Source information
Shown are 75 nucleotides from a PDB entry: RNA (tRNA) from Escherichia coli K-12. Rfam match: tRNA. By type it is a transfer RNA. Rfam's curators write: Transfer RNA (tRNA) molecules are approximately 80 nucleotides in length. Their secondary structure includes four short double-helical elements and three loops (D, anti-codon, and T loops). Further hydrogen bonds mediate the characteristic L-shaped molecular structure. tRNAs have two regions of fundamental functional importance: the anti-codon, which is responsible for specific mRNA codon recognition, and the 3' end, to which the tRNAs corresponding amino acid is attached (by aminoacyl-tRNA synthetases). tRNAs cope with the degeneracy of the genetic code in two manners: having more than one tRNA (with a specific anti-codon) for a particular amino acid; and 'wobble' base-pairing, i.e. permitting non-standard base-pairing at the 3rd anti-codon position. It was solved by electron microscopy to 2.33 A. Entry title: Elongating 70S ribosome complex in a classical pre-translocation (PRE-C) conformation.
RNA sequence: GGGUCGUUAGCUCAGUUGGUAGAGCAGUUGACUUUUAAUCAAUUGG
RNA sequence: CGCAGGUUCGAAUCCUGCACGACCCACCA
Repeated sequence: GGGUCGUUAGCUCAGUUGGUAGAGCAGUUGACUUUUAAUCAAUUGG
Repeated sequence: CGCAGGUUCGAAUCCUGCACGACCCACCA
C1' cells in the first nucleotide's frame, strides 16, 4: 500500500443474511441470618 | 445496535463512505 474482519446497556458477548434487541456477570431491591458472605427471587438500564 | 449516506413499505441486519481496532498479503535472480 492493498483486502478481510470487528464495533450491540456498566463489563464480556448472542441476535437463521430485513419486521425495528436480548443472555450472563456487575449494580439495585427483597427473602434468608445476630449481621454478613454465599444462595434464592425480582429488577432498572441501550 | 460506532457515526453518516444509500437500497427498501420497513435496516441492529443489506451496500457505501468515514472513525477506531484486529488480522492477512506486499522484488529478485
Background
The reconstruction used 109,769 particles. The entry also models magnesium and zinc ions. Primary citation: Rundlet et al., Nature (2021), "Structural basis of early translocation events on the ribosome". The entry has 52 different proteins, among them 30S ribosomal protein S13, 30S ribosomal protein S18 and 50S ribosomal protein L22.